The depositors describe the entry as "Structural Basis for Interaction of the Ribosome with the Switch Regions of GTP-bound Elongation Factors". Solved structure of RNA (Fragment of23S rRNA (H68)) from Thermus thermophilus, 54 nucleotides shown. It was solved by electron microscopy to 7.3 angstroms.
[PDB]
C1' cells in the first nucleotide's frame, strides 16, 4: 500500500426537489422548451483500528 471493521464532521456524488435567468412561438392571454444558487443516498476521498487479515 490492499482487504475488513469503526467513524451521525467535512469533500465529492445520481435520480429527484428547486427554480435565478434565457429561448421557440402566437395579437394575445398562454402553450412549449433549455436552465444557475441551493437541498439531495450508498460509493469514493478523508480520519482511525486491524496480522492464526493479503
Nucleotide at each position: 500500500g490492499u482487504g475488513c471493521c469503526g467513524g451521525a464532521a467535512g469533500g465529492u456524488c445520481a435520480a429527484g426537489g428547486g427554480g435565478a435567468g434565457g429561448g421557440g412561438u402566437g395579437c394575445a392571454a398562454g402553450c412549449c422548451c433549455c436552465g444557475a444558487a441551493c437541498c439531495g443516498a450508498a460509493g469514493c476521498c478523508c480520519c482511525g483500528g486491524u496480522g492464526a487479515a493479503c